An RNA structure, in which 23 nucleotides are resolved. NMR data were recorded at pH 6.5 and 300 K. The structure was determined by solution NMR and released in 2015. The depositors describe the entry as "Structure of murine tumour necrosis factor alpha CDE RNA". Keywords: CDE, RNA, murine, wild type. Codutti et al. published it in Structure in 2015: "A Distinct, Sequence-Induced Conformation Is Required for Recognition of the Constitutive Decay Element RNA by Roquin".

């Protein structure tokens, strides 16, 4: 140092998800 986060989809001028630790 760890750890307060990441990864992504399509027909996008925006729309949604998940994750043993940690829920």
């Nucleotide at each position: 140092g760890c750890a307060u986060g990441u990864u992504u989809u399509c027909u996008g001028u925006g729309a949604a998800a998940a994750c043993g630790g940690u829920u």